A-site tRNA from Escherichia coli: 72 nucleotides with solved positions. The depositors describe the entry as "PoxtA-EQ2 antibiotic resistance ABCF bound to E. faecalis 70S ribosome, state III". The source organism's lineage runs through Bacteria, Pseudomonadati, Pseudomonadota, Enterobacterales and Escherichia. Primary citation: Crowe-McAuliffe et al., Nat Commun (2022), "Structural basis for PoxtA-mediated resistance to phenicol and oxazolidinone antibiotics". Keywords: Ribosome, Enterococcus faecalis, PoxtA, ABCF, antibiotic resistance protein. Among the 48 different proteins in the entry, which are not shown, are 30S ribosomal protein S9, 50S ribosomal protein L36 and 30S ribosomal protein S15. Released in 2022, the model rests on electron microscopy data to a resolution of 2.9 A. Rfam match: tRNA. The family's RNA type in Rfam is transfer RNA. Rfam describes the family as follows. Transfer RNA (tRNA) molecules are approximately 80 nucleotides in length. Their secondary structure includes four short double-helical elements and three loops (D, anti-codon, and T loops). Further hydrogen bonds mediate the characteristic L-shaped molecular structure. tRNAs have two regions of fundamental functional importance: the anti-codon, which is responsible for specific mRNA codon recognition, and the 3' end, to which the tRNAs corresponding amino acid is attached (by aminoacyl-tRNA synthetases). tRNAs cope with the degeneracy of the genetic code in two manners: having more than one tRNA (with a specific anti-codon) for a particular amino acid; and 'wobble' base-pairing, i.e. permitting non-standard base-pairing at the 3rd anti-codon position. Its Rfam clan is "tRNA clan". The reconstruction used 23,806 particles.
Parts: sequence; structure tokens; C1' cells
RNA sequence: GAGCCGUUAGCUCAG
RNA sequence: UG
RNA sequence: GAGCAUCUGACUUUUAAUCAGAGGGUCACAGGUUCGAGCCCUGUACGGCUCACCA
Repeated sequence: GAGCCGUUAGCUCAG
Repeated sequence: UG
Repeated sequence: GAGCAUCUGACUUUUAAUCAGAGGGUCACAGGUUCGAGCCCUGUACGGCUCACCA
């Protein structure tokens, strides 16, 4: 520099 | 996608 | 929405542990597609991954 990955309750995660 |  | 957490009850002389019940946002923020978006598409923040130069 580029491409992805995510952002859900007070915390960790589904959906 | 309800 | 699920646990834990927090309240409220029961049990106990009172607690801890149990058992029961309750509340707590909803989708990081904007915009777009759609009858309808937490779910799809963009952009911006925030972080984590990867890859990333030659003889």
C1' cells in the first nucleotide's frame, strides 16, 4: 500500500 | 428481507 | 434473542449456593435497493487478519 473480517443488552455470543 |  | 451480570421473589436465624420470576438494546454511524433491512449494496469510524521489492 492493497484485500478481507467484523461492530447486536452492563460483559461474552447467537440471530 | 417480515 | 442465549448465557453471565443486575434486580425481585421464595429457602434460611441471616447469608452463600440453589429454584423461580423480572427488566436491559436491539443491531457502530450515515446513505442507498426493497412493500419491508440487524440480515442485501455503498461510504465513514473503530479495531483484527492476511498478503505485500529486486537481481